[PDB]
Context: bound to proteins that are not shown
RNA sequence: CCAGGUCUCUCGUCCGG
RNA sequence: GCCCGGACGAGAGA
Repeated sequence: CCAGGUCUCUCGUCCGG
Repeated sequence: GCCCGGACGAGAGA
């Protein structure tokens, strides 16, 4: 100073094509 | 203005 799973969706910020 | 994408953060839901 950190610590605490799997997912989905969305929003935000920033950055691109 | 309209598409498409990325990184990070958050909320909700199961």
Solved structure of RNA, 31 nucleotides shown.